The RNA (28s rRNA, nucleotides 1312 to 2356) from Oryctolagus cuniculus has 874 modelled nucleotides. Method: electron microscopy, resolution 2.8 angstrom. The entry became public in 2022. The PDB entry is titled "80S translation initiation complex with ac4c(-1) mRNA and Harringtonine". The organism belongs to Oryctolagus, within Eukaryota. The 2022 paper behind the entry is "Direct epitranscriptomic regulation of mammalian translation initiation through N4-acetylcytidine". Rfam match: Eukaryotic large subunit ribosomal RNA. Gene Ontology terms of the family: structural constituent of ribosome and ribosome. The reconstruction used 107,057 particles.

[PDB]
Context: one part of a larger RNA, bound to proteins that are not shown
C1' cells in the first nucleotide's frame, strides 16, 4: 500500500479496453514558404542542363 | 572493379536570385549649399 | 530686395539626444633625503562617437492644392521646372547566393486503424416470383341439381308421391399441398427455422419434374416493400480506393532544466477552427 | 540609471454601503387647527357668504412607515496623476503662425548650476520562432433567478485540475503546509484511557444524569413552545410592631338595599357597591337551593418562630422526537469523565524550519596557460586606485 | 661544497564559492543508453569454441543499460570515430501464431 491504460471538473469505480505468451505494429518521404543556425564565396553567386577526359 | 563516382568548361552565365521604386496604365524613377556680376 | 539662367570657381552626402569600446590627460604610484630620466599603471576632466532606438530634416514614385518662369528641327490641346500636403511593401555608403540541419505551417493515402454512402464495367431465374411449352399426380363416404319413369288428382293450367339420374370454384376425410394453436419441445439445437400433438384445404383460382422467358434504379409481384442462390426500402463481384471524416480507440528508452488554458473578438460557430491572451527556445543591447 | 499586483506626502475622481422623506419624485398612517374655497346631509328662513351643526373635501403646522430601475447629504476599501538631470535658470538666433508693442508661442544654438530632492526592495531592456489550450470546478466575504438544492448565472482572492505531505476516522478542493537523496534537533495544525506515539500532572475552578446523554470548522442533522429538574441573575413585594407554611375562631347590622324577574335575599345575570360595630368579615371568592338555609373563601387575633413570595431572564438536561437489511461520538468504552465551558504546566511528529553531509542545474557571463628552477630566487586575499619597476647625480 | 625541487592543464579540462530541486498539456537540452546497415579504424576478437539462449553465481551505474563467471550450442561477431534509418511496445473489441 484499491488495477492499469484512456476520456474528463470529478477513477478503486456499479465508465469502457485487457484469459496468458512470442513475433510484428502507428509522424514518414516529395514539393513549397518561413524563421533559428554552421559552411563557402562576397555587389555578387549558383551549372542543377549541356560538353570534354 | 569501385567509376551510374570525381575532375574540367568561363565567348558553355543561357538563365534563377539580389543588385531601384512606384504607378490601373501611358510612363517616371532617389542631396545641395556659397562666392562674383549681370538679364528679368 | 530677392529669386532663375549664363556662367567659372569652392566645400562637397544630413542634424538632435543616448551610446558599447577607443584619445587626450589636473595629478598620483614610498624603503633613507632631494633634485631629476625613462618605461609601465591609475587617474579628476575632456573629445572623436560603432551597431542600434527615438525625433526633426531631405530625395524618388502616385495623387490634390497655388502659382510663375524656362526650351525648340517641327511654337503645339507640345515638353520641362517650383512651393505646400498627403498614399507608397521606397532612397539616405548594399548584403545576397549556393549547400547542409533544426522546428513550423501547408499540399500529397499524409501520425495508425476505422462509416452510412456514390461511381464504371461485369456475373447470376440450380432458391424464390410471374407467363409459356411438355409430362405426371390427387383412396373412402354425406348431400342430392337439372333431365327421365310410373301413379294420384283436375275442365285446363298444371299439381302432389315414389323412384331414376348424379350436378356443385358442394360438405366430412386419406395421399399430396400448407403451417392455426400449445405463445409446447428444442434455443453454444438433430436444424443459421427443425420437432410433436393440434390444426386449414384437399376436382380445382389445384400439387408437381423437366424445358423455356423476364436482370439491378432493373425484374417479377391475388401487394406484405414481398421473392430475385442463408444477402433486398435497390443483389452479388471486381476496380475508382488506402473515397471523406470538425468523431471514437491506439500512439514503442532514459535522465536533467522550464511549464500552462479552459478567457477576448469573429466565423451556418455552439463536439470545430482563425484571433489576443498565457508557455517555451534561440538570442542580442547593456549594467556591476 | 532604470522599475515595482507595496506603503508614504500631495492632488483630483466615484454616488455603492449609510442614511432621509418636517427636502425634489413616487409612495403612505393617524389625528389636529383654519376657513367659505366648493359639495352634500339637514333646520330657522319666500330667500338671505344671515346663522346652525355639520359630513365631506381643501389648506397650514405636525405624526406613523419605505423605495434595484428616487434623493439633498455620503463613508470604508478603490481608480488617475506627481515626487527632478528629458529638471530648474540665464542670454542670443529663426518664424511664411500671432500680434497695437522683437507682443504671443513655438524651435533652435551657447553657457551655468549635483545634497540624483520620499519609504522599502530589486540587475534591466528588446526581437524573432513558438507548442498546448480555447467543455473547467470549489471556498471565505458581494450577488441575481428560483421555496429550495450536490440548482443555474457573475464579482474579487485562493485553490482543485498539473499535487505529493501532517491532521479532518473515511474523502480532489477544508486547517497545516508544498516535495533532491539522508543523519540530528524543533515545530504548525490537530493531539495526549486502549487500538494509537504522546499527561501513569497526587492540574485548577464549576456545569451536568439523560427508561433517546454528550463529545470539536467545512460536516454530514433538528424547530416553534413548554418544565416547581437544577443552577446563576434582574425587578418588585414583606420581616424581629415578630413574616410563608401548620395548628383553630369568628365571614357581622343598615339591608330579603335599591332599576330589574312568577322566585334571586351576598352566592344565575347589569349600573351601583358606603357607613356604626370592631383585633374582622367583601351590599361578597366558591360549594350546593324554584329563593333562602348552611358551609366556605377574604381580614384579623391564638400557638411556634427565619427569611419568604410573585414576575421574568439565563446555562446544562428533559418533552417536543416517527421508516423501512443489523449500525456506528471511527470502535472499545466512558459518568471524583474518557462529557460542556474557561485555563496552566509537560510531552508526540511533517517531506515544514535549523546544523551536516551527498547529487545536479543555476549563478559568479568566477580562478587556472605561473609547471614563469642551479640561464634558479618560489608572492599577488588584502578595508580604503595605481610598480616585489630600472637605472642619474647630490 | 653537496647538482636537487609531488600532482596538475582530454582547456569540449580542472578546480572554488553561493543560492536552488513540486509538475499533467506542452517546450528544450544531454545521453560512454538501445537496434539495423554503409565509409573509416583497432597488426581488434574467434572451432583451445562467436552468434543466440538459459542461471539460488560477481559486480557497475540515479535510469536507460553494461560488463564478468559457469552452462548449452557449432561460425561468426565486437570497440571507437564519422553517416544513414522500415530504429525501442501493455494496451488500439490491434495482426498472426501457441497456451
Nucleotide at each position: 500500500a484499491c488495477c492499469c491504460g484512456u476520456c474528463u471538473u470529478g477513477a478503486a469505480a456499479c465508465a469502457c479496453g485487457g484469459a496468458c505468451c512470442a513475433a510484428g505494429g502507428a509522424g514518414u518521404c516529395u514539393a513549397a514558404c518561413a524563421c533559428g543556425u554552421g559552411c563557402g564565396c562576397g555587389a555578387g553567386u549558383c551549372g542543377g542542363g549541356g560538353g570534354c577526359u | 572493379a569501385c567509376g551510374a563516382a570525381a575532375g574540367c568548361c568561363g565567348c558553355c552565365g543561357u538563365g534563377g536570385c539580389g543588385c531601384a521604386a512606384u504607378g490601373a496604365a501611358g510612363g517616371u524613377g532617389a542631396a545641395g549649399g556659397c562666392c562674383g556680376g549681370c538679364g528679368g | 530686395c530677392g529669386c532663375c539662367g549664363c556662367c567659372g570657381g569652392c566645400c562637397g552626402a544630413g542634424g538632435u539626444g543616448g551610446g558599447a569600446u577607443c584619445c587626450c590627460g589636473a595629478g598620483g604610484c614610498c624603503u633613507u633625503c632631494c633634485a631629476g630620466u625613462c618605461c609601465g599603471c591609475c587617474g579628476a576632466g575632456g573629445g572623436c562617437g560603432c551597431a542600434c532606438c527615438a525625433c526633426c530634416g531631405g530625395c524618388c514614385c502616385g495623387u490634390c492644392u497655388c502659382g510663375c518662369c524656362c526650351g525648340c528641327c517641327g511654337c503645339g490641346c507640345c515638353g520641362g521646372g517650383g512651393a505646400g500636403g498627403u498614399g507608397g511593401a521606397g532612397c539616405a555608403c548594399g548584403a545576397g547566393c549556393g549547400c547542409a540541419c533544426g522546428u513550423g505551417u501547408u499540399a500529397g493515402g499524409a501520425c495508425c486503424c476505422g462509416a452510412a454512402a456514390g461511381a464504371u464495367g461485369g456475373u447470376g431465374a440450380a432458391c424464390u416470383a410471374u407467363g409459356c411449352c411438355u409430362g405426371g399426380g390427387c383412396a373412402g363416404g354425406g348431400c342430392g341439381a337439372a333431365g327421365c319413369c310410373a301413379g294420384a288428382g283436375g275442365a285446363a293450367a298444371c299439381u302432389c308421391u315414389g323412384g331414376u339420374g348424379g350436378a356443385g370454384g358442394u360438405c366430412c376425410g386419406u395421399a399430396g399441398c400448407g403451417g392455426u394453436c400449445c405463445u409446447g419441445a428444442c434455443g453454444u439445437g438433430c436444424g443459421a427455422a427443425u420437432c410433436g400433438g393440434u390444426c386449414g384445404u384437399c376436382c380445382g383460382a389445384c400439387c408437381u419434374g423437366g424445358g423455356u422467358a423476364u436482370a439491378g434504379g432493373g425484374g417479377c409481384g391475388a401487394a406484405a416493400g414481398a421473392c430475385u442462390a442463408a444477402u433486398c426500402g435497390a443483389a452479388c463481384c471486381a476496380u475508382c480506393u488506402a473515397g471523406u471524416a470538425g468523431c471514437u480507440g491506439g500512439u514503442u528508452c532514459c535522465c536533467u532544466c522550464c511549464a500552462a488554458a479552459g478567457u477576448u473578438u469573429c466565423c451556418c460557430u455552439c463536439a470545430g477552427g482563425a484571433u489576443a491572451g498565457c508557455u517555451g527556445g534561440c538570442g542580442c543591447u547593456c549594467u556591476c | 540609471c532604470g522599475c515595482a499586483g507595496u506603503u508614504u506626502u500631495a492632488u483630483c475622481c466615484g454616488g455603492u454601503a449609510a442614511a432621509g422623506c418636517g427636502a425634489a419624485u413616487g409612495a403612505u398612517u393617524a389625528g389636529a387647527g383654519g376657513u367659505c374655497u366648493u359639495g352634500g346631509g339637514g333646520c330657522c328662513g319666500a330667500a338671505a357668504c344671515g346663522a346652525u351643526c355639520u359630513c365631506a373635501a381643501c389648506c397650514u403646522a405636525u405624526u406613523c412607515u419605505c423605495a434595484a430601475a428616487c434623493u439633498u447629504u455620503a463613508a470604508a476599501u478603490g481608480g488617475g496623476u506627481a515626487a527632478g538631470a528629458a529638471g530648474c535658470c540665464c542670454g542670443g538666433c529663426u518664424c511664411g503662425c500671432u500680434g497695437g508693442u522683437g507682443u504671443g508661442g513655438a524651435g533652435c544654438c551657447g553657457g551655468g548650476c549635483g545634497u540624483g530632492g520620499a519609504a522599502u526592495g530589486c540587475g534591466a531592456g528588446u526581437g524573432c520562432c513558438u507548442a498546448g489550450u480555447g467543455g473547467g470546478c470549489c471556498a471565505c466575504u458581494u450577488u441575481u433567478g428560483g421555496u429550495a438544492a450536490g440548482c443555474a448565472g457573475a464579482a474579487c482572492u485562493g485553490g482543485c485540475g498539473c499535487u505529493g505531505c501532517g491532521g479532518g476516522a473515511u474523502g480532489a478542493a477544508c486547517c497545516g503546509a508544498a516535495c533532491g537523496c539522508c543523519g540530528g534537533g524543533u515545530u504548525a495544525a490537530g493531539g495526549c484511557g486502549c487500538c494509537c506515539g504522546a499527561u501513569g500532572c497526587c492540574g485548577a475552578c464549576g456545569c451536568u444524569c439523560a427508561u433517546c446523554a454528550g463529545a470539536c470548522c467545512c460536516c454530514a442533522g433538528a424547530a416553534a413552545a413548554g418544565g416547581u429538574g437544577u443552577u446563576g441573575g434582574u425587578u418588585g413585594a414583606u420581616a424581629u410592631a415578630g413574616a410563608c407554611a401548620g395548628c383553630a375562631g369568628g365571614a357581622u347590622g343598615g339591608u330579603g338595599g335599591c332599576c330589574a324577574u312568577g322566585g334571586a335575599a351576598g352566592u344565575c345575570g347589569g349600573a351601583a357597591u358606603c357607613c356604626g360595630c370592631u383585633a374582622a368579615g367583601g351590599a361578597g371568592u366558591g360549594u350546593g337551593u324554584a329563593a333562602c338555609a348552611a358551609c366556605u373563601c377574604a381580614c384579623c387575633u391564638g400557638c411556634c418562630g427565619a427569611a419568604u413570595c410573585a414576575a421574568c431572564u439565563a446555562g446544562c438536561c428533559c418533552u417536543g422526537a416517527a421508516a423501512a437489511u443489523g449500525g456506528a461520538u471511527g470502535g472499545c468504552g466512558c459518568u471524583g469523565g474518557a462529557g460542556c465551558g474557561u485555563c496552566g504546566g509537560g510531552c508526540c511528529c511533517a517531506u515544514a524550519c535549523c546544523c551536516g553531509g551527498c547529487c545536479g542545474u543555476c549563478g559568479c557571463u568566477g580562478g587556472c596557460a605561473g609547471u614563469c628552477g642551479g640561464c634558479a630566487g618560489a608572492g599577488c586575499g588584502a578595508g580604503a586606485a595605481a610598480g616585489a619597476g630600472a637605472g642619474u647625480g647630490g | 661544497c653537496g647538482c636537487g625541487g609531488a600532482c596538475g592543464c582530454u582547456a569540449c579540462g580542472c578546480c572554488g564559492c553561493g543560492a536552488c530541486g513540486a509538475g499533467u498539456a506542452g517546450g528544450a537540452g544531454g545521453g560512454c543508453c538501445g537496434c539495423u546497415g554503409c565509409g573509416g579504424u583497432g597488426a581488434g576478437c574467434c572451432u583451445u569454441g562467436a552468434a543466440g539462449c538459459c542461471u539460488a553465481g560477481g559486480g557497475c551505474g540515479c535510469g536507460g543499460g553494461c560488463c564478468c563467471g559457469g552452462g548449452u550450442g557449432g561460425a561468426g561477431c565486437c570497440g571507437c570515430c564519422g553517416c544513414a534509418g522500415g530504429u525501442g511496445c501493455a494496451g488500439a473489441u490491434c495482426u498472426u501464431g501457441g497456451u